Overview
This is an experimental structure of RNA with a sequence from Bos taurus, with 60 nucleotides shown.
[PDB]
RNA sequence: CUGCUCUACCUUCACCAUGCCAAGUGGUCCCAGGCUGCACCCAUGGCAGAAGGAGGGCAG
Numbered sequence: 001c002u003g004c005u006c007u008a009c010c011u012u013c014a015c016c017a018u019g020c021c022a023a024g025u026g027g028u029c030c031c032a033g034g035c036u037g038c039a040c041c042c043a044u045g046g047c048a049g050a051a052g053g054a055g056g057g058c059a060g
Base pairs, nucleotide, nucleotide: 001060002059003058004057005056006055007054009053010052011051012050013049015046016045017044018043019042024038025037026036027035028034029033
C1' cells in the first nucleotide's frame, strides 16, 4: 500500500414504521371532552441499505 472482516462516532441520500407538537378537514357521541383517517415539522430505529473517514485483527 491492497483485500477481507468487525466495532464506535460523525456527515449525506432513498424507502418504510412508530411517536410527538401545531393547524386544517371528514365521521360519531357530547356540556366540556374523547377517539380515528390524511398531511407537515421534529425525534427515534434500519448502514448483512449505500458512499467516505478512523481503529483493531488476519492475510499478502
Keywords: Stop codon readthrough, VEGF mRNA, stem-loop, RNA. The entry is an ensemble of 10 models. The PDB entry is titled "Au1 Domain of VEGF Readthrough Element".